[PDB]
RNA sequence: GGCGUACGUUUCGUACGCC
Numbered sequence: 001g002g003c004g005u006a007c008g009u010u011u012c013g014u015a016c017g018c019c
Base pairs, nucleotide, nucleotide: 002018003017004016005015006014007013
Other pairs, nucleotide, nucleotide, family: 001002cHS001016tHH008010tHS008013tHS010013tSS
């Protein structure tokens, strides 16, 4: 970060997975 899976006032961000 495209998307997902998880998670915390951070459910839009921290990680991780796949590209």

Record summary:
The RNA has 19 modelled nucleotides. The structure was determined by solution-state NMR and released in 1998.